[PDB]
């Protein structure tokens, strides 16, 4: 830095083709 968990994480996942997915805590 990009995405994903409504938001945030001291959460997750990846790297400008930034997957597919998932919870858990406030």
């Nucleotide at each position: 830095g990009c995405g994903g968990c409504a938001c945030c994480g001291u959460c997750c996942g990846c790297u400008c083709a930034a997957a597919c997915a998932a919870a858990c805590g406030g």